[PDB]
Context: bound to proteins that are not shown
RNA sequence: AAAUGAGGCGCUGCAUGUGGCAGUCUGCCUUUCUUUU
Numbered sequence: 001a002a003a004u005g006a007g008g009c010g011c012u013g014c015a016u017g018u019g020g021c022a023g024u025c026u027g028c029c030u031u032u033c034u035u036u037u
Stems, first nucleotide, its partner, number of pairs: 007029003010024005
């Protein structure tokens, strides 16, 4: 003996000012949503 990860986009069908649930190939992708434009 002092500060970074769910980062991007969904498709379902049950419930829903109630705080979501059950699937979707781990749902896919990740150099990247990207300005050395």

Solved structure of RNA (Linear 7SK RNA) with a sequence from Homo sapiens, 37 nucleotides shown. It was solved by cryo-electron microscopy to 4.1 angstroms. It was solved together with 7SK snRNA methylphosphate capping enzyme and La-related protein 7. The sample was in a buffer at pH 7.5. Entry title: Cryo-EM structure of 7SK core RNP with linear RNA.